[PDB]
Context: bound to proteins that are not shown
RNA sequence: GUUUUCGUUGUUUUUU
DNA sequence: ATCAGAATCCCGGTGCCGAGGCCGCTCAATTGGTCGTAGACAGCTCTAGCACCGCTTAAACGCACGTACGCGCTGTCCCCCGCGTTTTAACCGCCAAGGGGATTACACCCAAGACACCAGGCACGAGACAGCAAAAAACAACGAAAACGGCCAC
DNA sequence: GTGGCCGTTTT
DNA sequence: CTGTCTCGTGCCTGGTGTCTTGGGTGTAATCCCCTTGGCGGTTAAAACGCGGGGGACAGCGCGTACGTGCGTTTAAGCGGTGCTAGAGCTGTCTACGACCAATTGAGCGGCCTCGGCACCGGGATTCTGAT
Numbered sequence: 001g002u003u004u005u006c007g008u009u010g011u012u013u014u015u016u
Numbered sequence: 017a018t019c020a021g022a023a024t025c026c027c028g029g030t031g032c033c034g035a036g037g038c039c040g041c042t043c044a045a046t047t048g049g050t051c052g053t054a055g056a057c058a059g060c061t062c063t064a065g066c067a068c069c070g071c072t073t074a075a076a077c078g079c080a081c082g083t084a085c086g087c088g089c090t091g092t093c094c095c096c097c098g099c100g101t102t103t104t105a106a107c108c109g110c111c112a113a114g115g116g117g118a119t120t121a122c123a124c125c126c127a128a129g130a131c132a133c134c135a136g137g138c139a140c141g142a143g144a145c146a147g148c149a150a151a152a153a154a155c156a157a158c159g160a161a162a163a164c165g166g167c168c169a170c
Numbered sequence: 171g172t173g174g175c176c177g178t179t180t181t
Numbered sequence: 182c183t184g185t186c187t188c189g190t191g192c193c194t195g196g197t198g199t200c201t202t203g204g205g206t207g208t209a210a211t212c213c214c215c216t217t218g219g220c221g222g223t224t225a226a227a228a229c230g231c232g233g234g235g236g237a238c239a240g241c242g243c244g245t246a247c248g249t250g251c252g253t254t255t256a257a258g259c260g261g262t263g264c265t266a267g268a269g270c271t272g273t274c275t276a277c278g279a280c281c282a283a284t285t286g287a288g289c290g291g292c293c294t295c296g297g298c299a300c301c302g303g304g305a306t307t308c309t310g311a312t
Base pairs, nucleotide, nucleotide: 009156010155011154012153013152015150017312019310023306027302028301029300035294037292038291042287043286044285045284046283048281049280051278052277053276054275055274056273057272058271060269061268062267063266065264066263067262068261083246084245086243087242089240091238092237093236094235099230102227103226105224106223108221110219111218112217113216114215116213117212118211119210120209121208122207123206124205125204126203127202128201129200130199131198132197133196134195135194136193137192138191139190140189141188142187143186144185145184146183147182164177165176166175167174168173169172
Other pairs, nucleotide, nucleotide, family: 006007cHS008157cWW011155cWW014151cWW018312cWS021308cWW024304cWW025304cWS030299cWW031297tWW036293cWW037293cWW039290cWW039291cWW044286cWS047282cWW050279cWW055275cSS059270cWW064265cWW067261cWW070259cWS071258cWW072258cSS073257cWW074255cWW075254cWW076253cWW078251cWW080249cWW081247cWW081248tWS082247cWW085244cWW088241cWS090240cWS095234cWW095235cSS096233cWS097233cWS098231cWS100229cWS101228cWW109220cWS125205cWS144184tWW145183cWH146182tWH147183cWS162179cWW163178cWW170171cWS
């Protein structure tokens, strides 16, 4: 201080 | 023909061998088929053989005819033969020979055969998968070095 | 009165 | 995750190599007992003397058979005629023979027996030469 920082495995249920 | 005297017709004996008895062997005669042609059957075709007389002519016919070589009849002369005879040598025995070639056997090979070989199918066999898309939300689980002191450097 | 790090107790 | 597939391969099978036996074909091969005469021994045969008389050999009666002719009697043959089924060839088919391969039983190979006809010898036929 312009700018400026969230994710996954697994599980269930979903949505014309 | 008259018996002789040998000589032939058939004989009992006789002994060791020709014909023919016994049994295989063994391939060729026998089997039926299937080829396969030739020839008897059927028919064809014209040729020289056929029935026939009819004349010719060289030839056939009949027994009278000569007659000569044939055959009655025999001598001839002897060429051979009957038999014994002695020498001839061929024969009873003796096994040869030689060679070939085919039956007897055995080698050579080749063809059918088999087992294993060579590979390729065929089935298994287990890997290897491979299976709405888009949207969102819930939703458990992924999951700890205590505490105090004695310092040195603030 | 500020902290550094080691030191420590058990199996 | 059942489901399905594939990827690979192992095992089964169909083919195929390589061979082994035999079977015939082939070659080997070696059994196997003959004809002049060598001639011994033969024994009756070759070779021949030889007589005698009947036959070889020609001669010759003789004459009946019978050439030769040759006309008489015979009918040859040479050239003809249509007759005319049948030699020969062609058709021809098919009955009958050949060809093939199995066959199968007698064909002729092996050894042995024994009485017909030949032989050893007697006896009786069946002749015939001299008579």